[PDB]
Context: bound to proteins that are not shown
RNA sequence: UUAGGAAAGCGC
DNA sequence: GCGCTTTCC
Numbered sequence: 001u002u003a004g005g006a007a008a009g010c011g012c
Numbered sequence: 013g014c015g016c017t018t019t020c021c
Stems, first nucleotide, its partner, number of pairs: 004021009
Other pairs, nucleotide, nucleotide, family: none
């Protein structure tokens, strides 16, 4: 002592 | 606009 990026969904 | 999960790396 589980960070990051993209994407998808669910939800009030 | 807020919050939560999942798929990939």

Shown are 21 nucleotides from a PDB entry: RNA, together with DNA.
Released in 2023, the model rests on X-ray crystallography data to a resolution of 2.1 A.
Crystallisation conditions: PEG8000, sodium citrate, 1,4 dioxane, ethylene glycol, dimethyl sulphoxide.
The 2024 paper behind the entry is "Structures, functions and adaptations of the human LINE-1 ORF2 protein".